[PDB]
């Protein structure tokens, strides 16, 4: 970096 | 959904 979960913000 | 954070996975 891909992707999921949770999460800040919107 | 946009955009970040932590993290499972890779």
């Nucleotide at each position: 970096g891909g992707u999921g979960g949770c999460u800040g913000u919107u």